[PDB]
Context: one part of a larger RNA, bound to proteins that are not shown
RNA sequence: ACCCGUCUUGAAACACGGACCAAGGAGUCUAACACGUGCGCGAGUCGGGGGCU
RNA sequence: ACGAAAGCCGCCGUGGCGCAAUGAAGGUGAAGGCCGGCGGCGCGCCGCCGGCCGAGGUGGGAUCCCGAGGCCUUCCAGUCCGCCGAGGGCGCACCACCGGCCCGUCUCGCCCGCCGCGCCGGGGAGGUGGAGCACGAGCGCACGUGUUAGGACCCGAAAGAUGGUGAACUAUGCCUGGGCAGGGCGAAGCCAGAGGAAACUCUGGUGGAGGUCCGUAGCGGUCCUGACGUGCGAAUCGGUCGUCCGACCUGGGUAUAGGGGCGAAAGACUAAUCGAACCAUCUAGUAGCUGGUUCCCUCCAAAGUUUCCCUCAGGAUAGCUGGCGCUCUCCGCAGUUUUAUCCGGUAAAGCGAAUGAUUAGAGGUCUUGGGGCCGAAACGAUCUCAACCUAUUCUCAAACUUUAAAUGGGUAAGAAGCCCGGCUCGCUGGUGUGGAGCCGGGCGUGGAAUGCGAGUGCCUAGUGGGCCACUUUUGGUAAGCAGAACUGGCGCUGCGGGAUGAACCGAACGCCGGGUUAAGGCGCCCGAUGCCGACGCUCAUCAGACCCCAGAAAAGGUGUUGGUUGAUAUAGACAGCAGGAUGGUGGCCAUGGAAGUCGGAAUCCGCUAAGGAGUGUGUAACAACUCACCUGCCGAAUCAACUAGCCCUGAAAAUGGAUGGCGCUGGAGCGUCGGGCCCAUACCCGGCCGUCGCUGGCAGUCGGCAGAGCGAGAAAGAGAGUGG
RNA sequence: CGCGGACGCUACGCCGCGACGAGUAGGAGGGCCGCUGCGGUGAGCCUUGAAGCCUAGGGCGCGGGCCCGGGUGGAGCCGCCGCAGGUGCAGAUCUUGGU
Numbered sequence: 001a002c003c004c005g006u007c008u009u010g011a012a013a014c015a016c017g018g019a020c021c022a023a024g025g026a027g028u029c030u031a032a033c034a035c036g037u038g039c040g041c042g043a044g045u046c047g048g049g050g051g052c053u
Numbered sequence: 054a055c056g057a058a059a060g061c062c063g064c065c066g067u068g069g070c071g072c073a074a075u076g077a078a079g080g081u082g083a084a085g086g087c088c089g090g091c092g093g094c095g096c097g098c099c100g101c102c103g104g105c106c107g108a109g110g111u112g113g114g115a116u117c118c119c120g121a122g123g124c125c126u127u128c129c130a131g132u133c134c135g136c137c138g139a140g141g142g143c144g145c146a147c148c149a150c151c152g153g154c155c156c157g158u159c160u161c162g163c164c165c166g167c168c169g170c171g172c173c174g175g176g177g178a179g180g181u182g183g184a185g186c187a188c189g190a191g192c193g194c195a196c197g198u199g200u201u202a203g204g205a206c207c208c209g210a211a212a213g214a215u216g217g218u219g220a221a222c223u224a225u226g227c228c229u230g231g232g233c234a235g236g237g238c239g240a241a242g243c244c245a246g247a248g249g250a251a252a253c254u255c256u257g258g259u260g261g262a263g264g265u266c267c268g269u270a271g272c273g274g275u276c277c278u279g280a281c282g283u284g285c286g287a288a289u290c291g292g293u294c295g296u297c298c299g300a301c302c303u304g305g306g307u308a309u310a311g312g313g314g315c316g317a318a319a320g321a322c323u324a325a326u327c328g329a330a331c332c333a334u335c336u337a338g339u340a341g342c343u344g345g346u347u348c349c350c351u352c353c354a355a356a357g358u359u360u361c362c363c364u365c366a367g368g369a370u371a372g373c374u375g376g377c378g379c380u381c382u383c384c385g386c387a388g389u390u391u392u393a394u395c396c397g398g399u400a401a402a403g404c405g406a407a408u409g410a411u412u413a414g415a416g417g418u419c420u421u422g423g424g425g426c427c428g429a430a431a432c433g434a435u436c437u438c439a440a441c442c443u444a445u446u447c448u449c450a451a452a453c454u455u456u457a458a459a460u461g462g463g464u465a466a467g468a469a470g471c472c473c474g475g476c477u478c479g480c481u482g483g484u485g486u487g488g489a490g491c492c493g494g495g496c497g498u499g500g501a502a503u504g505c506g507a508g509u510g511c512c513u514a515g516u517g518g519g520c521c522a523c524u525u526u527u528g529g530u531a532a533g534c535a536g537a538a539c540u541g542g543c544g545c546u547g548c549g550g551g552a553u554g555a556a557c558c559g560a561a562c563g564c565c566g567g568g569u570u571a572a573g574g575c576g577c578c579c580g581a582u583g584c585c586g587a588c589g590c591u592c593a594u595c596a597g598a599c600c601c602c603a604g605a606a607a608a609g610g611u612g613u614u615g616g617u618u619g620a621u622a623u624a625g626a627c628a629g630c631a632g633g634a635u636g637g638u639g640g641c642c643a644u645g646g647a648a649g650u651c652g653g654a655a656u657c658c659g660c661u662a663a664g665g666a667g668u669g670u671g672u673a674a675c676a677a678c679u680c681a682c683c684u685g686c687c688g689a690a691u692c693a694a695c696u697a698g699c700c701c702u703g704a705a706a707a708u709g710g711a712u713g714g715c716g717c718u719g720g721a722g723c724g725u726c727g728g729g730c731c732c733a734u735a736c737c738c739g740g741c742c743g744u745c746g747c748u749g750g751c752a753g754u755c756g757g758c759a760g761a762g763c764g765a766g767a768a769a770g771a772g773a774g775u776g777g
Numbered sequence: 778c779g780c781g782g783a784c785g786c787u788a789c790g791c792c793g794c795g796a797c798g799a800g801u802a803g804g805a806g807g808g809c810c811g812c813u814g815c816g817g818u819g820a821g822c823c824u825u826g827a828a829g830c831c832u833a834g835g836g837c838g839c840g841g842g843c844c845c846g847g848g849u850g851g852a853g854c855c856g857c858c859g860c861a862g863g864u865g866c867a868g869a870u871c872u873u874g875g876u
Base pairs, nucleotide, nucleotide: 003018004017005016006015019876020875021874022873023872024871029203030202031201032200033199034198035197036196037195038194039193040192041191044070045069046068049065050062051061052060074081075080085106086105087104088103089102090101091100092099093098094097109151110150111149112148113147117142118141119140122137123136124135128777129776130775132773133772134770153186154185155183156182157181158180159179160178161177163176164175165174166173167171206345207344209342213335214334215333216332217331218330224309225308226307227306228305229304230303231302232301233299235267236266237265238263242259243258244257245256246255247254248253271296272295273294276292277291279290280289311327313323314322348808349807350806351805352804353803358371360369361368362367372516373515375512376511377510378509379508380507381506385505386504387503389502390501391466392465393464394463395462396461401456402454403453408450409449413445415443416442417441421439422438423437424436427433470496471495472494473493474492475491476490477489478488480487519543520542521541522540524538525537527535528534548559549558550557563741564740565739566738567737568736569735573731574730575729576715577714578713582728584727586726587725588724589723590722597717608702609701610700612699613698614697615696616695617694618693619692620691621690632682636658637657642653665680742798743797744796745795746794747793749792750791751790810865812862813861814860815859816858817857818856819855821854822853829849830848831847832846834845835844836843837842
C1' cells in the first nucleotide's frame, strides 16, 4: 500500500468494459486555403501541357 | 537494364501568379516648389509661357560618423599606430503623428481646350467611402501546424431508395380425392283404438328430423397459472378440458406477392421474420450521442466565464494556453504603499428632519361632532368623550432619508516637463484679441517609497457541465437545497497532521545525506514527557476528552466551587429545648352558616416579655389547633436573593460498537501556563541529474623565426621608435 | 652546456557561474528509442552458423531500449548518413485463433 481504463464536481465504489494468451486493430491520402520555416531566382518567377534527344 | 528516369527548348512563357487601384457601371487610374515674363482682377490672387531644385516632414530609433578631454614608468618636447569618452551629427527597420498623391461620392466655384462649339471635353478648393500610392517582393519548390470538402481517426442506429426471390408454413377463393364408433332426445309423415253432431280431440304404436345432446377417431387447446424452463421441444409433455353431420376435418393441384396480398378482424397471417417480408445494391448512409484511440524523457500549462445562435448534451466568439519569433535594454512597468486630489449613499445612525409606518399620555379648543344637561332658548349655561391644533413620548424601513464610515473606484507625482523669442492661420475678433499649429533657444538635484528588464507581432490547441470554504448575500422551515459577490482552493496535486475523508490545518514535489522545523503531537498501539512539570475544577448506576466534524435546547439541582448584592450577630446571633389561641370582639358587612380561620374594599387601640383584629387544622354548623410574638437555656458566625464554572436531571430505535482502539480518575479528563522532546517531499548546508539564464568563456595549441600575463574596486597600450 | 615544454577544438565542440524542477486537458522540443522498405556507405556480419526463439548468466541507460554470455535453430542479417511509411496496444459487450 483499494483495480485498472472511462465519463465525471466527485470512482476502490453497490458506476460501465475487462476470465486468460497470441496475432491484427484506429488522425490517413487527394484537393483548397492560411501562416511559420528551409532552398532557388528575384520585378520577376514557374514548363507543370507539349516537343527534341 | 536502371530509364515511366534524367538532360534540353526560349520566336515553345501561350498561360498562371506578381508588377495598380478604384467604381454597380459607363470609366478614370497614383508629389511639388522657386526664378523670370506676360494677361486679367485690384502688394495679393488666377491663367499661359521659358529656366533652376526636387519624392515630404515631426518624435523616437539598433548601428555608423566627428571628437572637449584622456589612456604612466628616470625627467622634458613632440610624433606615428591604436584605444576610451561629455557633447555633437547622418539616421536602417519599425512605430506614432502630421502633410501629400490615385479612384467613388458630396458641397462650393472660377477658368481652360477644340476637326466636331456641344445636354462636348478638361481642370480647382474643401469634407468624406476604398481590400490604394508614397522607390518593389514576389514566384517556384519543400517541410510543419491549423481549418475544411471528401468513407475522413476507428466501430455503431432506428430509417429511406432501386431492382429482384418467396403462398414447402400460414391466410383466403377455386379444382379434384379421402374421412368421421357406440348411445340419448324423439320433429313432420303414417297405422290402429277411443270420443264427438261437426270441427276435430284423446291414447298406443310406427317414423327418424336436427348448424340437436353424451361420447370415440379426428380436429382444438380451458385450467392446474402442473411438468419443463442451459427443455425431449427456439412452444413440448401430463391430467383435465372444447367440439365431434357440419359455418366439419384433411391430401395434392391451382390463384392472390410487399404500401402489395389475405384476414368470421387478433394489426392476425404472409417459410421460427410482420404496426409493412426476405435478398442484393445505393452504402464505409448520417449521428451536436456511447465506446476506443498504440514508445520514452524534457519544458510550458488551462477552462467550465462574456456575447450571438430553433442556442440549453452543440457550435461561433472574447478570455484563459502553447509555439515561433522579432525590436530594444543591461528608460519603462507594477493585483503594493505614500503624498495630493476627486467619486460614492452601503454598514451605522435618524424619525422631538421630509416620505411612509406606529404607541402613550398632556395642554389648548370652537373650528366641527356624540353623549348628556338647565330650558320658552339662541354660539346662552353646563359639563363630558371624541375628532382637530400645539409641544412631548414608545417603536420602525430592501424598493425612506437630513447625516454618514471602513474596505473601495479614477487621476497626478516632470524632459511627451518648464521657461523664453519668433512665424502660419481661410478659425475667433474693439485690440498684434483668443486659440491652435509650427520654428529657434535655455534649463538634468530623471523631482515620493519599494520591487522588477521591457515592448511588440503572427499562428494556435483544449475549454465553454464545475464544485467547495472564510466573509457578504437572495429564495426556502430547512437541506450534503437552489442562486449571487470577493478571495482562496479542489478539479489538474502528491506530501505532514485531522484514526478514516476531493475541498479542513501545515506545506506544495528533480534523485540523495546531515540538521531544523510547521500544523499537530509525546500512557500503549505509535516516533516523542520514563519532567520528582505548575496552580486549580470535576465523580457521572448514559463521565470527559481537541477547527471543519460528525450529536443536543428550554428549564432545573440544599452536588461542588467561585463571585455579586443585601441583611443580623459577643447589647451574644441561626437551629435545637417553654407559653400563648385572646380585652373592645363572634371588629360590623355578607350571611342557610363562617366566631381570627371561606370571598370583596377598610384594615385600630389598652395591659404588656409579649399577643396578626391572623398564616395553616375542620364540617352541611358547632367543635378544634398551629404559626406571627415573646422571653428562660448555650456562645461564633448565621440567613436570603441572585450569578457563573464543572458535574447531574431534562436525554427514546431498531445487527453488536466505537474519545480511532485498549484503556485512563494523585488523570491518559477540563481551564490556564512552563521546560524538553518527535517528524514532511517545507526551510538550511552539501552531493548528483536536467532546465533556464548569463543571447557567459575558448580560434591564443600565437614555442629556440620561443618567451607563457589581461579577474581586476573605479575608461583607454604588458604600445613604437626621434631629439634634449 | 641541453633542442625540451601534459590535455584540448566531433565550434552541431568543449568549459564556467547562478537560479530553478507539481501537473490533467493541451502545446512544443529532444530521442546514439523501436518497426518495415528504398538510395548510399560499412573491402560490414554469416554453414568455423543468419533470422527467430529460450535463459535463477554478465552489464549499460532516468527511460523508451540495447549489448554481451549459454542453449536451441538451420540461411540469411545488421551499423551509420539520408529517403518513405499500411510504423509502437490493455482496454473498444474490439476481430480471428487458442486455452
An RNA structure (28S rRNA, nucleotides 1312 to 2356) from Oryctolagus cuniculus, in which 876 nucleotides are resolved. It was solved by electron microscopy to 2.69 A. The sample was in a buffer at pH 7.5. Keywords: Ribosome, Membrane protein, Translocon, Transport. Among the 47 different proteins in the entry, which are not shown, are Large ribosomal subunit protein uL4, 60S ribosomal protein L14 and uL22. An Rfam search finds the family "Eukaryotic large subunit ribosomal RNA" in it. Its Rfam clan is "LSU clan". Primary citation: Lewis et al., Elife (2024), "Structural analysis of the dynamic ribosome-translocon complex". The depositors describe the entry as "Structure of the rabbit 80S ribosome stalled on a 2-TMD rhodopsin intermediate in complex with Sec61-RAMP4".